[PDB]
An RNA with a sequence from Homo sapiens: 20 nucleotides with solved positions.
RNA sequence: GGAGGGUAGACUCGCUCUCC
Numbered sequence: 001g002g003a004g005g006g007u008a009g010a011c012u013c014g015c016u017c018u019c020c
Stems, first nucleotide, its partner, number of pairs: 001020007
């Protein structure tokens, strides 16, 4: 850097785990 899972869903949306 990428992918997957989980959580919130609106008032602004984020956080975490796993794998490569």
The entry is an ensemble of 10 models. The structure was determined by solution-state NMR and released in 2020. It comes from the structure "Solution Structure of lncRNA (LINK-A) 20-nt Hexaloop Hairpin". NCBI's taxonomy places the organism under Eukaryota, Dipnotetrapodomorpha, Haplorrhini, Homininae, Homo. Keywords: RNA, LINK-A, lncRNA, hairpin, REPLICATION.